[PDB]
Context: bound to proteins that are not shown
């Protein structure tokens, strides 16, 4: 290592990605 949301857990965590 494509996109969003939460975060006084970030050598990240956690949801979520029809109509």
């Nucleotide at each position: 290592u494509c996109c969003c949301c939460a975060c006084g857990c970030g050598u990240g965590u956690g949801g979520g990605g029809a109509u």